[PDB]
Context: bound to proteins that are not shown
RNA sequence: GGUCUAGAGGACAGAAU
RNA sequence: UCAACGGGUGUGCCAAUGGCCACUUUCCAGGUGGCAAAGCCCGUUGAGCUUC
RNA sequence: GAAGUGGCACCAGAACCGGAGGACAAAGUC
DNA sequence: GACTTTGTCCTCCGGTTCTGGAACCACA
DNA sequence: TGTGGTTC
Numbered sequence: 001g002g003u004c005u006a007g008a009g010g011a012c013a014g015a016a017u
Numbered sequence: 018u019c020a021a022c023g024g025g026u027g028u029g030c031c032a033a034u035g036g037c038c039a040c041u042u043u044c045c046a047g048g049u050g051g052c053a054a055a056g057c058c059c060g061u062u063g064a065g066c067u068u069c
Numbered sequence: 070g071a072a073g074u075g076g077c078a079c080c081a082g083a084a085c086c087g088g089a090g091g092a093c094a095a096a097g098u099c
Numbered sequence: 100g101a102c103t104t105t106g107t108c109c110t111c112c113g114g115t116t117c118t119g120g121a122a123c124c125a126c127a
Numbered sequence: 128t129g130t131g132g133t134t135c
Base pairs, nucleotide, nucleotide: 002012003011004010005008019063020062021061022060023059024058025057026056027079028078029077030076031075036052037051038050039049040048041047067072068071069070080119081118082117083116084115085114086113087112088111089110090109091108092107093106094105095104096103097102098101099100120135121134122133123132124131125130126129
C1' cells in the first nucleotide's frame, strides 16, 4: 500500500524474515 | 548456538514429551524397576557466529 | 568498535458428588 | 475428518465441603 | 511475643 472499524499495541489478508 | 571456571537448580510452559540397562513370553507402544552421568539456568573471561 | 546469544506465569490441601472426553470391537451412517 | 447403539477400562472438567485461628490464665 | 488447657 489492499480489505474492514473500534480509530486501537487496530483486525484480516499479503509482500518481507 | 560452544569453552572454562564459579554459583544455583521452587512448580511448570514456551517447537520444551530426558538417557542407558533389565523385566514385563515375543519385536513396537505402554508399564515396572535399576543405574548413571548429567542435562538445565545465572555470572565472569574467551572464542566463533549476526545486525548496527 | 559497540550492542545482541532467555522469556513467561503461578492459590493451595483433602475428601466427596457429578458432568463429559479418550481407547478398543461389532454394526449402521456423510 | 464427522455421527449413532452396545461395555469397560483410563483420564479430564466442574462444583462442594471442610480447611491453611485468636486469646485468656495459671505456671513455678 | 513463652506453653498448655481453656473459651471465643

This is an experimental structure of RNA (sgRNA) with a sequence from Alicyclobacillus acidoterrestris, together with DNA, with 135 nucleotides shown. Primary citation: Yang et al., Cell (2016), "PAM-Dependent Target DNA Recognition and Cleavage by C2c1 CRISPR-Cas Endonuclease". The PDB entry is titled "Crystal structure of AacC2c1-sgRNA-8mer substrate DNA ternary complex". Crystallisation conditions: 0.2 M ammonium acetate, 0.1 M HEPES (pH 7.5), and 25% PEG3350 (v/v). It was solved by X-ray diffraction to 2.89 angstrom. The entry also models sulfate ions.